[PDB]
About this RNA
The RNA has 20 modelled nucleotides. Primary citation: Dufour et al., Nucleic Acids Res. (2009), "Structure-function analysis of the ribozymes of chrysanthemum chlorotic mottle viroid: a loop-loop interaction motif conserved in most natural hammerheads". The structure was determined by solution-state NMR and released in 2008.
RNA sequence: GGGAUCCAUGACAGGAUCCC
Numbered sequence: 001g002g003g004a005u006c007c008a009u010g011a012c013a014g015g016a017u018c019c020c
Base pairs, nucleotide, nucleotide: 001020002019003018004017005016006015007014
Other pairs, nucleotide, nucleotide, family: 009011tHS
């Protein structure tokens, strides 16, 4: 930097678990 599952969010910023 990218993908999957859960939570909060209209959008910005975040929390938990797994993979590259």